Method: cryo-EM, resolution 2.83 angstroms. The entry became public in 2022. Shown are 66 nucleotides from a PDB entry: RNA (crRNA; Self RNA target) from Candidatus Scalindua brodae. It comes from the structure "CryoEM structure of type III-E CRISPR Craspase gRAMP-crRNA complex bound to self RNA target". The entry is indexed under Nuclease, STRUCTURAL PROTEIN-RNA COMPLEX, RNA BINDING PROTEIN. Ions in the entry include zinc and magnesium. Cui et al. published it in Nat Commun in 2022: "Structural basis for the non-self RNA-activated protease activity of the type III-E CRISPR nuclease-protease Craspase". The entry also contains RAMP superfamily protein, not shown here. The sample was in a buffer at pH 8.

Context: bound to proteins that are not shown
RNA sequence: GACUUAAUGUCACGGUACCCAAUUUUCUGCCCCGGACUCCA
RNA sequence: UGGAGUCCGGGGCAGAAAAUUGGGU
Numbered sequence: 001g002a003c004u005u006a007a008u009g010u011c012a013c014g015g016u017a018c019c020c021a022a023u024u025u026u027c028u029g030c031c032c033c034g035g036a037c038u039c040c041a
Numbered sequence: 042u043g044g045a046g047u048c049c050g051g052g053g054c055a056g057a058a059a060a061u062u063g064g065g066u
Base pairs, nucleotide, nucleotide: 017066018065019064020063021062024059025058026057027056029054030053031052032051033050034049035048036047037046038045039044040043041042
């Protein structure tokens, strides 16, 4: 060459991945009684 | 046959539970 175009006519730049939603709700930086395991008279 | 005993020491938690996407054009 083909994959892959049809030719006297391609606004696709002809089209905003756009609109809606509170990283927020609760919490005292606080505080006291235990923590271990055996011994043989 | 059962008897009850020997110590004075010591930090803790330090995030937990949720929501982790839903609707629309």